Shown are 606 nucleotides from a PDB entry: RNA (LSUb_rRNA_chain_2, nucleotides 3 to 605; LSUa_rRNA_chain_1, nucleotides 1533 to 1780) from Leishmania major strain Friedlin. The PDB entry is titled "CRYO-EM STRUCTURE OF LEISHMANIA MAJOR 80S RIBOSOME : snoRNA MUTANT". It was solved by cryo-EM to 2.46 A. The 2024 paper behind the entry is "Structural and mechanistic insights into the function of Leishmania ribosome lacking a single pseudouridine modification". It holds a match to the Rfam family "Eukaryotic large subunit ribosomal RNA". The reconstruction used 345,376 particles. Among the 73 different proteins in the entry, which are not shown, are Putative 40S ribosomal protein S17, 60S ribosomal protein L18a and 40S ribosomal protein S30. Taxonomically the source falls in Leishmania major (Eukaryota, Trypanosomatida, Leishmaniinae, Leishmania major species complex).
[PDB]
Context: one part of a larger RNA, bound to proteins that are not shown
RNA sequence: CCAACUGCAGACCGUACUCAUCACCGCAUCAGGUCCCCAAGCAUAGAAUGCUCUGGUACAUAGAGAAAGGUAAACUCAGGGAAGUCGGCAAAAUAGAUGCGUAAGUUCGCAAGAAGCAUUGGCUCUGAGGGCAA
RNA sequence: CACAAAUUGCCAACUCAGAACUGCUUACGGCGGGGAAUCCAACUGUAUAAUUAAAACAUAGGUUUGUGAUGCAUCCAAGUGGUGUAUAUCGCAAACUGAUUUCUGCCCAGUGCUCUGAAUGUCAACGUGACGAGAUUCACCGACGCGCGGGUAAACGGCGGGAGUAA
RNA sequence: UAUGACUCUCUUAAGGUAGCCAAAUGCCUCGUCUUCCAAUUAGAGACGCGCAUGAAUGGAUUAAUGAGAUUCCCUCUGUCCCGAGUUACUAUCUAGCGAAAC
RNA sequence: UGGCGUAGCAAAGAUCUAACGGAGAUAUACUCAACAUGCAACGUUGGAUACUGGAGCGGGGAAGGAUUUCGUGCCAACGGCACUCGUACACGAGUUGUUCGGAAACUGAGCACAACGUUAUAUCGUUUUGUUAGGAAAGUGAAG
RNA sequence: UACUGAAAAGGGGCAACAGAGAACCUGGGAUUAUAUUCCAAAAAGAAAUUGCAUGUGGG
Numbered sequence: 001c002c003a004a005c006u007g008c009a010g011a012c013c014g015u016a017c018u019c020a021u022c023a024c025c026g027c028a029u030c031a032g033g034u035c036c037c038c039a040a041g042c043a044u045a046g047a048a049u050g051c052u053c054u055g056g057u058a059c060a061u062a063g064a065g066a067a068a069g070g071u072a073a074a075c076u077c078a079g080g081g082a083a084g085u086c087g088g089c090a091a092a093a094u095a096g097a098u099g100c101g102u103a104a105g106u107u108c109g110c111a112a113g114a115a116g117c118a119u120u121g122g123c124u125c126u127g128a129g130g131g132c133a134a
Numbered sequence: 135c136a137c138a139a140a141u142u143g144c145c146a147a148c149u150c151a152g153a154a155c156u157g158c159u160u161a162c163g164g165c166g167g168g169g170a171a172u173c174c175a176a177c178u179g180u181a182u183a184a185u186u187a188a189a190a191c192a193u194a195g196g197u198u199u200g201u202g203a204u205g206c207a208u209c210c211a212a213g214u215g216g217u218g219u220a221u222a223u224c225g226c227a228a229a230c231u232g233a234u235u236u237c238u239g240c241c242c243a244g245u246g247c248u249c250u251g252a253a254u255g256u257c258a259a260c261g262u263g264a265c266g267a268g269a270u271u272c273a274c275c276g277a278c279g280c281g282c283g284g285g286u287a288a289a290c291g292g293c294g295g296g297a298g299u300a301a
Numbered sequence: 302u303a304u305g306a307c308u309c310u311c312u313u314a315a316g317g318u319a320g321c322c323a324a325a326u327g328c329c330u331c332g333u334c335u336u337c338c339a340a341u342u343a344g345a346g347a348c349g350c351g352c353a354u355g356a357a358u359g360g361a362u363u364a365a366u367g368a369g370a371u372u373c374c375c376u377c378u379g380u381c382c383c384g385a386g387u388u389a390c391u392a393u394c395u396a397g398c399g400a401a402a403c
Numbered sequence: 404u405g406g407c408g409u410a411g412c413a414a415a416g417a418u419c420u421a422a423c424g425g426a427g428a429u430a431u432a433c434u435c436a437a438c439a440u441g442c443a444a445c446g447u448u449g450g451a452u453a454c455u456g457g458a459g460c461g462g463g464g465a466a467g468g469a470u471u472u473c474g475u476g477c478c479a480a481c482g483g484c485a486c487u488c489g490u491a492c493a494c495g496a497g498u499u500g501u502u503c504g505g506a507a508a509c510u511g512a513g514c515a516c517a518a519c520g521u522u523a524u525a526u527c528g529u530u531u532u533g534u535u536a537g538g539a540a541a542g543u544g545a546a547g
Numbered sequence: 548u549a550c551u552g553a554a555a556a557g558g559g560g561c562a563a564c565a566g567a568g569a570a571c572c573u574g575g576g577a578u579u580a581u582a583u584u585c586c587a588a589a590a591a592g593a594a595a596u597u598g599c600a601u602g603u604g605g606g
Stems, first nucleotide, its partner, number of pairs: 001605002006600005012505003017468002024033002035464004040052004055455004061396003069391004074387004079382002083380001088377001096120005105110001107233001121156002124153006130145002133142002167375007174367002179191002195231007206218002209215001235361003239293003244290002246286004255280002261274004296310001298308001320354001321351001332348005397412002403405001418451007472496005481489002501595002509566001513561002516558001518529003572592002574586002
Other pairs, nucleotide, nucleotide, family: 003603cWW004602cWW005601cWW011506cWW015500tWH016469tHS016471cWH017023tWS019466tHS020034tWH020466tWW021414tWW022490tHS026030tWS044046tHS044048tHS046048cHS052456tHS053457tWH054456tHS054459tWW068392tHS078383cWW081378tHS081380tHS082088tHS082089cWW082378tWH084380cSS085087tHS092377cSS094166tHS095165cWS101115tHS102114tHS103112tHH104111tHS106109tWS107109cHS107363cHS123154cWW132143cWH174189cSS176364tWS176365tWS177193tHS194232tHS196288tWS203221tWW205219tWW208216cWS211525tWW212521cSS212527tWS231357cSS233363tHS234362cWW237356tWS238357cWH241314cSS242289tWH250282cWH251281cWW257277tHS259276tHS260275cWW265270cWW266268tHS266269tHS287290cHS292315tSS294295cSS294312cWS297309cWW299307cWH300305tHS301304tWH305306cHS305307tWS313315tHS317318cHS317355tWS318356tWH319355tHS319360tWS323330cWH327329tWS337343tWW338340tHS341343cHS352353cWS356359cSS379383cWS390413cSS399408tHS399410tHS400409tWH401407tHH402406tHS408409cHS417452tWS425427tHS425487cWS430441cHS431440tWS432440cWW470497tWS470498tWW480491cWS496580tWS500583cSS501570tWS510563tWH512562tHS515530tWS516530tHS517535tWS517540cWS521525tWH533557tWS535540tWH544552tWH547549tWW563566tHS570595cSS571593cWW577582tHS578580tHS587588cHS
C1' cells in the first nucleotide's frame, strides 16, 4: 500500500385522509369542468354494443292512481304516396359477410361500396391445409 | 454413389370447401339510401368561448420590391444597449395573387415611386462687403427639396364623346 | 328587303382585345327561343342593344374533395287527405317541505 | 306583506320480507271480541330481488383542500323529505425509514446578484453563438 | 509542526417531486386508525451499501 473479514456508527424534511353524480373550481353535497397507473368471462372484426363471476351499490322525497293538455335517449296504423310546406323539416328507408357484376368523366391516381343480381339456419357426414421420433 | 424412410408410430390447433337430410312466423344487438345536373371554393386544415363554420382565412404554386454587413427591415428615454442574425443572395426582410391546365391585350395623361443637372430659377442658419455714433439697414453667397427633363401598370388605376353611311 | 362587309365625321393617356353571361354581376324583367310538368315569377341549354361582364384589382376551364347554395328522378313514408289506439314521466289527489315575478 | 300552503321538490330503472333495537306503540271516555277510533317513518343482522359491468357508485397517485381520518357519545341547528344515522356537533386518539419521494449533488427552455454603463431618478440595460467586467475576480496540493 | 508559496484564461448562484440520478426484499395472529417505515436474539428473517478503525493475508 491492496482486497476481503471483523468492530462501531448511519443525520434532515415529507408520510392521516381525499382525489370527486358529497372532500377540488363553478356563491351549494350544482346532470358543467379537472393530468397519470392496474383492467376478468361469453357473443363478435371488436376498448363497438348486450349480458355475467370478483370488488362495489339499492343513494338521489315518497304514496294512491285511466281527466284534458304536455315532454320522450317510446310504439303501431286500412286506401293513397309529398297532394303538406318557403323548403321532404321531421320520420320512414338502406344495412353484416361472400361470389358475380359495374357508366359518363379523368390530372390515369380515381370515379367505386358506382348502379345491380344471388347466397346465408339446424343436423349428420366428407375432403384440403401440420409437428417430431424411428 | 445409393437413390419408392415415396413408409411406421404418436400428437396439437383452427379455418376453408363440398354433400345428404330437415325447417322458417324472414324474427337480439350493431350496421351506407341511390341516381342526373347547375353555382362557389382546387384539396387536408383554421375560424366570431355565449345567435354567423361559409363562398371568409391559410395553403402549395406564380410574380414584384429592397439588400454585399460602413448593409436592408427594425426595438428602445438612454449607453461600447436590442431583434431577423448560431445568419451571408439556393440568404434575409416587405407586398400582391392563390393547385394543376390554357392564357394574361391597350394606356405613363393624373397621382405615386424612382433617376439626371443650372451653381448659381427659387430658400434657411452660417459666412462676406458696405452705410451708421450705435441698436440697425442694404447687398452678395447659400444644401437637400420643389420646378424642369427621363423611366415604371403582376404601382394606385383607366379602357369613351360620340356620331352618322352603305349589297 | 333586311341589314351592314363599305364610307364619312367628332374625339382621348388609351379607346375593352381573348374570353364569358339576364351568372352569388341585367334597371327595364316574370327579357326572347327550346326543354322539363296537366299546369313552372323556379331549374337547364341557347341568344346578346352587357343600367353597371373582362384578363395576378386576375379571365376562361377543371378530375377529386364539401355538416357549403340550387333543380329534377327512383325508393320510402302519419308531411298531408283525416285522424285513431297504446306506454313511461308529469299535470291531477294525499304526507312532508316550500319559493319568485309582480 | 298579498300572491301562497301556491309553483313546484319528475335524468342517472327498485325494492321486498322477518327478527332485533329505539320515547318514536299494539297510545280509547261510556258501550264495546277483533276491522270500521295512533297514522306515517328509521338503524343493524339474516333471506330474497335487481343494478354498476374492468374507458366501474373497483384499487392507488399528482394539482387543489387541510383533520374531512379513527373510536365512543349525541341528535338544538345543518344534511331543500326523514333519521335511532352523518364529511354535522362534543370528548378522546392516530402519521415511526441508512435503502421510499425531496434535499445534500446534474444540466434545459430560462432568470438576473456582482461588474460596468445609462438615467434629474435604478425601481433601467447587458449577463450561454464557451460564458461576466478597460478586465490585476485562481488562496492550492506537493515538496521543504 | 502549523506556516510558506510553483502551475490551472473566461466571477457567484438559482431554475425538472413525470428529463439525468437513486444501496431492500418477502412473511407476520402486527392497529380502532400507520406500515417495502412497526416486529428482538432463533431480532420471522435474508440482504445491499457509505464513513472511520482492528487484525489476518498479501505489497